Solved structure of RNA from Brevibacillus laterosporus, together with DNA, 142 nucleotides shown.
The PDB entry is titled "BlCas9-sgRNA-target DNA complex".
The work is reported in "Structure and engineering of Brevibacillus laterosporus Cas9" (Nakane et al., Commun Biol, 2024).
Protein in the same entry: BlCas9.
Ions in the entry include sulfate and chloride.
Context: bound to proteins that are not shown
RNA sequence: GGAAAUUAGGUGCGCUUGGCGCUAUAGUUCCUUGAAAAAGUUGCUAUAGUAAGGGC
RNA sequence: GACCCGAGGCGUUGGGGAUCGCCUAGCCCGUUUUUACGGGCUCUCCCCAU
DNA sequence: TTTGGAAAGCCAAGCGCACCTAATTTCC
DNA sequence: TTTCCAAA
Repeated sequence: GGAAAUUAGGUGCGCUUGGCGCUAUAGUUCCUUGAAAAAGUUGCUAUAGUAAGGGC
Repeated sequence: GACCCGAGGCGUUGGGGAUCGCCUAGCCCGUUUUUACGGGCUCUCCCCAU
C1' cells in the first nucleotide's frame, strides 16, 4: 500500500417538505409632499411572479 | 397532471475546447480471468497545429 | 483611466447514498 | 469570487 469489520468523525452528491425575503397589484393603515393635477412613505392582510427562457 | 428541463461536473483531439455528447455513455466481437479479462466501432461544431 | 471595494437571497427539518480520516482487529 | 460603482 491492499480486503473486511467496529467505534467516533469529516467531505460531497442526490431527494422530499416547511417558512421567509424581494417584486407587482388591491384593500386597510401611518401619513407626507404638492397651489393643483398628482406622486409617494409606514405597518397588516390578500392575490400573483420568483432564474432568464425552453420542451410533453 | 403527486408534469419535466433550465446556475454542476466530465468526454473529445494530430493538440485543445464546446452551445455537441454524456453523467456512472452507447453498440458489437474474441476469450472458460464470462458478475471477469481482452479488442473493435461510433454525432455536430469552434480555435490551433501540420 | 486606474484604485479601492461593497454587494451578492436566506434558514428549518428531515430522508438517502458515495468517498475519506482517526483509533482498534484479522489478514496478503 | 464577480460586477461595476464612485473615488482618486